[PDB]
Context: one part of a larger RNA, bound to proteins that are not shown
Order: sequence, then structure tokens, then C1' cells
RNA sequence: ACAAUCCGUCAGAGCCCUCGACGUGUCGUGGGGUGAUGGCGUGCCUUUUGAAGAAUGAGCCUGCGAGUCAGGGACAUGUCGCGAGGUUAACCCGGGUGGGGUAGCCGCAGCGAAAGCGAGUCUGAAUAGGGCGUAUCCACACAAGAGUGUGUGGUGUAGUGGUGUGUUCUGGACCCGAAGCGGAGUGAUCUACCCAUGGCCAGGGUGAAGCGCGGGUAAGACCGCGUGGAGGCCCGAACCCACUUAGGUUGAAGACUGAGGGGAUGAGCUGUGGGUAGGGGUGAAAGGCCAAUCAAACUCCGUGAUAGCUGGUUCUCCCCGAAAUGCAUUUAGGUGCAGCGUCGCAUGUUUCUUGCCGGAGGUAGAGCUACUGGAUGGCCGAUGGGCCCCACAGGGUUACUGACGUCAGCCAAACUCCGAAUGCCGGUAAGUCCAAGAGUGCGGCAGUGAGACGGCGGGGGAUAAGCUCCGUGCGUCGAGAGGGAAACAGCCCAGAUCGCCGGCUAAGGCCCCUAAGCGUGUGCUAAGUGGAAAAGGAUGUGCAGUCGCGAAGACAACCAGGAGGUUGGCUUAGAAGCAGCCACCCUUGAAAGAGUGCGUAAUAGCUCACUGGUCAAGUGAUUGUGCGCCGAUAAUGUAGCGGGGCUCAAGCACACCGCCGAAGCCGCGGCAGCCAACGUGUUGGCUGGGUAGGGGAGCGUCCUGCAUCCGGUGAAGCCGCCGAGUGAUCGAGUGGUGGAGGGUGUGGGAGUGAGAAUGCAGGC
Repeated sequence: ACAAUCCGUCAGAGCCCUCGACGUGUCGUGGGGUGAUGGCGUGCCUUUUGAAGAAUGAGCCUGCGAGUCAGGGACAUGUCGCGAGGUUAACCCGGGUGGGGUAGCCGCAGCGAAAGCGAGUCUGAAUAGGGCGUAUCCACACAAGAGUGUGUGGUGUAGUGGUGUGUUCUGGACCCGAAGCGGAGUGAUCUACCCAUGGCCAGGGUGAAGCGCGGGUAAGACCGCGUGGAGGCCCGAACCCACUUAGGUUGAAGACUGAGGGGAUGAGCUGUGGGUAGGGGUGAAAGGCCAAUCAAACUCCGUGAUAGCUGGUUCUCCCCGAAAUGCAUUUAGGUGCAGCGUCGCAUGUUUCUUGCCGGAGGUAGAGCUACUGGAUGGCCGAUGGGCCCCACAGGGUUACUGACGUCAGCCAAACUCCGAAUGCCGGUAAGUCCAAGAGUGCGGCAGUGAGACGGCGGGGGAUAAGCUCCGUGCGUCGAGAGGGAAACAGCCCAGAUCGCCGGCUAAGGCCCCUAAGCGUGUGCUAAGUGGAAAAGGAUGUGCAGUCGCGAAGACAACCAGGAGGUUGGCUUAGAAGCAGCCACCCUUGAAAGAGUGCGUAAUAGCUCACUGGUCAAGUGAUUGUGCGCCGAUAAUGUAGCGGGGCUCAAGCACACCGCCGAAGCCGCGGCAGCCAACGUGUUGGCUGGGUAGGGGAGCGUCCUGCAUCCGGUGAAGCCGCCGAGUGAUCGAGUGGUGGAGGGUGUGGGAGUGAGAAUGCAGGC
């Protein structure tokens, strides 16, 4: 033992035990252990724009492990002594840091490259100002008021050596890590080659040369026959190999086993001992072998080689708080300078917001008989600035071209005869003015120069991308927790000092999951539209304004006609109302349409348009509208409201009142920073999220100095418990083990604080 998941936290019953007031178990400013069930809930470090990440590292525990250290090194800040002075090195002598030692260095004066000059000096031909100093200022006079300069009387110059700290410096300089280069040595017990000496190759075939005889020559040559048995000859064991397949591939084995597989008297193989040494050997040549390692063997050493690269970087709190930009860069993933932060000092508002005033633009837009361009349609158009006859003279008497201009209508980032809201710079005034913690300068300190997204204006792309490249005294994340959009950094609301079982609200919501109206009133929708989409289509449906006809009877139905020239002409085989071109005419009228179709080869019929009858009031068309519908096809399982469900809306539109809804604000208590006032630390105003990073203040460990103490009546250490501080912790605070050392306080010095580094060693 009906339960779906970073394993907890917030609630929380029950049970177990514990304790006090109170009787048998109930209360009580109750505890510890468990935790049924429900709300929220995506580990940690890295580097990243960004990770729950399915990106990296970690099996676990314990120990070890990383900004140290030296220098008359340099500077700045604290702080200490002396002060126009400050200080000594080496060195000598006191088993002791003393005394001596002024050798030396820095500033007192700088300018000039130097001669040299000197509160001036350089420049220069120069009072003629400028560059650099005269520390720095106050009061008087002279000028312009080109901002300040030029002369007087006083205030009169502050550096130096410790000690500690950040930074820089050279040293291995925060820690581990390389491929590799160089020097000295060790290897040919495998393999490569070779050198000398031995051994090995079962059995079985093939039958060269040669030889003898018989043929044959004149000698030959040549041939048959038997013998001979050469062969990098053949088949095939040992031996040596490695072609195919299988198994094995945390294996029996750092290269094999089994079936088969080639050579197997030779360029063969094998024992034996020797030589060839690294930029060299050797190499029947593959970049092979050279001791499982080879495109330069192995061990040691320079060696902490060097790493703009990757990883890691350990105890707490308090304060402020970045950029991913430009420029430059053997530079693009590095670095430096300026902006951006911090701390200090100084000027103390010089800064900020708005109002008003003075301003220049040249963007959006707009415009073009205004220009540069681009464009459509018209007009006289002489003269295509020109042609059917070229007369030296009439017409495209001929459809062209037609220029100019003019009528009008657009377009443009490199067009502007025009022209803003914004933004910026300058002046004035009010406000935050118990301070922002506003600005500017100087000084110590490092980061960062990999950006993303969204809104705006844009380039590129196709108005595609979560695309890329810019601008935003843009915003946010980065470097930000909370609530909403389910989930979701970048979208919306809004800044987390801490606690409270308080209240009011923003965005978003109020039927249930889930807190809030299944609210109020007025309308729309039938589509589950809401809760994915267009061009287009449609007697869906609501609203408004119209208009035509209409009791002289409209529209739709139910009756009749709806033809004669007339077959209208061309064309056709053929055109007769109906392939096709033209009036699309006319006549009885009451209406016939050179006929809207389906009709026939062409005719002829069915219709039909208008017209006339019964019925008896609305009927047609566009138009502007709000909602709707179709248009609409994917893949693991509805899966396009979050779900259930929702129209007797819990949907949409319009107003109202409400109520929920965060870490926002307010309420109560607490802490800390800055600031002002007063005092000898209280009152009051504000702020307190935070990575890189800066600043301030601490905890703890080891070992030194100390008044000297703590402890066998129990130290350190180990394991519990209690209480206290905001933290690192602390307890002359203890219970159990342990049985020998610890150490208050105040300093001093550090191998001083571990989770990560595929860390190291041990254990599991």
C1' cells in the first nucleotide's frame, strides 16, 4: 500500500512521550518526535544576453589545496616623532634591540637641451606678452573693464623617516594544465639490418642439361629409346606467415580461438653471441621499427619551460553601485585612453526640474507655372524644330511628328519658392535645499569595450524571422525578489531593512478549480463566434438616412394576349428574334424588345419582356453602419478559453456601485547609514535589493608577549542539551566518553577559514 513530485517550506488533525494549575483527563503566555491533508514550490558552481536545464563539475566522507614573500625599490592614504629640517647604510664596541658612525638620499628654487640665470627664467632683435614656478590669500592704487594683468604692506611656505594598507615594479608572483625546443646520459634481451658459428625442413610427383644405344651427317645438326634428377618446379605435414568469417571486443588474450587460408630447398626459417643510438640508427620504403609508446625513442636537468586559453579561488555583516560605448590597436573572445562606479579632498549649488525670454535649424507633413528629377491626359502649334506633288507658292489638298508654352492630377533618402511637437544650447525667477547625498576639478582603486528584449524613427531582409546594424538625458534584464498574462528576464503593475495570524489600493479579476457581484440597468450575438486568418460570397441579424412605385390597388400568385412589313438588310447551303455587323425602324395599339434565354440543320413550337383580370398592403433598390457565417487540410491524445463549464451568458458594447487582489502605501515594534539641532549622544528628515567592483566594521583558528590564572574535585578533544548576539559565534554553561594539558584580557605574526578545479591521498 488511490498515489504522479528538486522531495522542502506554511498551514495542519491524529498518535507518542514530557512538564506545571487543575483528579480518573482538562487547561496551560505548553514543549519535543512524528507527521495524515491541503496552498507555494524547476538543486548548487560555472561562462553566459540568457539555463529547472536535455550546457559544464561534482559517487560519498575525512584531511591537504590557492594574491604570499624579499627590496634605504616607488607612490598615495592613514597614523607616529622632529621640524627648515628629516633622517643613516655598511660598520665598531655591549653572550641583549644601546651608544657611536652624516659616508649618503628627499625638500628647502625653479627656468633653460646647455652654456648660464635665478623669484625668475625660455622663447625671442625685443616692456611684449605668452610657456613653466614664484604655496597659497587679504587691504591700497593703475588700466581696460580682452574675463584679468601691473606695482606696494602683512598673513609667511612643509617636507622627511618610521609602522600598517591598495597599486604599480623585477622576481616562478593567485593555483593546476600542453602540444612542444635544448643539454647530459640509458637502451638492438621485441623489432629492422647485418656479422660469425650451429640446427631445421615428414612424404609424394614433375623429369633440364648431361650419358649410352639405335636412327641420321660426309662431320654435323636433329630424333626415338632407356639412365641423370636441375628447378626462387608442383601437392602436401613440422616451421614461418596472416587472406576470409565467425566469436571475443569491462575478452582465455594490450591483437587472440576456431574452421578454412599461402610458402613450405629458399630473396627460406631458427638458437646462438656481436655491431649500428635520437635529427641518429635501420628501413625489398608503410612515415614502418628502434623494448605494448614514434612525423624525431626513454630517464634526468634548464623547468614552477610559456600559456592573450579553460577550471577554481574557502568566515559574517554594514554603505554605494556600473558597462557591454567611442577611439585606437598582428585588433576583433585581449589591452589602453576618455564615459560610465567607488573613496577622499576642494569649490559649497555652480546641478535638476518647470515658467518666461532670446535664439538656428531644416526633419514629419505639404508643395511644385519654383528649381534637379521623375508623369498622365488635353489645347493653338507656326515651325516633325518639316512632308502629295519640292517652284520662289497650296495641304497630313493626307492619319504623322509635333517644340515651346499653357489647362489640370501624382511622385522623390542624395528636390525644397514652404515648415512644426519635439530635442539641444544660453539668461531670469520658484521649488526639493536636517541633501540630494545633486555638480565640476584633482588624487588612490577595478571593473567592463560578447549585449537581449519591448516601445518608439529607421537602414538591410520581403516591411521574415527570437535576424542583423543604428538613434532613444528610452524602459526593463542583465545586476530585480513581489502580483497579473497557466506556464514564460526582457510584455503590464510595482522597488523586497527586519517582524506582525492588521487595513487601503494598482495591473488583472469577481460561477467552481481560485478571493472577490452565478451584481445593477440598457442593447447585440446563435456562431461555442467569444475561445487562431484574408481576397471574395451570401434574402443571417440590429441601427440610421434615403429614394421608386403604391387604395387612380402596388410586388408575388392564379386567367388571357403577347402578332402582321416582319424571313429587316449583309453573311452565308443558312440568318427567318435569337454564329456574326447596323438602325436597332415603323405600324394596330394594350403590349411585341430587329428579342433575354433554353428550341430547331433553317423553319415551327415552349418561354419571355411590356400589357390587360381576381385577391387585397406594403413592396423593391442601392447607402452608411455593430455584430455575425462560409471561405478553414497534419501528423503520439481533445490540445486554437488553462480546465469544468458557460447563451435562463459565467460572451460582447455602454455606464454605476461595490469587492478580491503584492514584499506597492498606511498601521504597530525593531536595527542600521547619511543629515540638521543641541550636547558631551538625545531629538527630528530621509535612505537601506543588488553581480563585476569600491569603501567601512568585525568573527574564528594556530603561534608569540604579558598581570597570571583554569584544571586528576577532570584540561584539550568527541557527542548532546540549554540560553544569549543582527553575523561570522559565544557562554568563569553544563550532561555522558577522555584522562593530559589549556589559557581571560590587550597586542603581535600568520602555511587562517572548502563544495566544487573530470583536484590529491585514505575510507566507504
Source information
The RNA (23S rRNA, nucleotides 613 to 1376) from Mycolicibacterium smegmatis has 764 modelled nucleotides. The depositors describe the entry as "WT strain WT mycobacterial ribosome". Released in 2025, the model rests on cryo-EM data to a resolution of 2.47 A. It holds a match to the Rfam family "Bacterial large subunit ribosomal RNA". Taxonomically the source falls in Mycobacterium (subgen. Mycolicibacterium) (Bacteria, Actinomycetes, Mycobacteriales, Mycobacterium).